[PDB]
Context: bound to proteins that are not shown
């Protein structure tokens, strides 16, 4: 012979749980296999 | 007796919308508090 001398800020707990990347959209528009006749 | 020239072209190539949403946002126990 410290307001001090032991004392876990610590345990159990799922970021989970409902989701359709769908909807709508013609690869189609124009285009004489044709012109000269050597 | 065939020869040649043409072999594709122009021209649209994604457009219009949704772009997260609802639920939950610590809880319980100890301490507190009250008997």
């Nucleotide at each position: 012979a410290c307001g001090a001398g032991a004392a876990c800020a610590u345990g159990c707990g799922c970021g989970a749980c409902a989701u359709u990347c769908c909807g709508a959209a013609g690869a189609a528009c124009g285009c004489u296999g044709a012109a000269g006749c050597g | 007796c065939g020869c040649u020239u043409c072999a594709g072209c122009g021209u649209u190539c994604u457009u219009c919308g949704g772009a997260a949403u609802g639920u939950c946002g610590c809880g319980c126990a100890u301490u507190g508090g009250c008997a």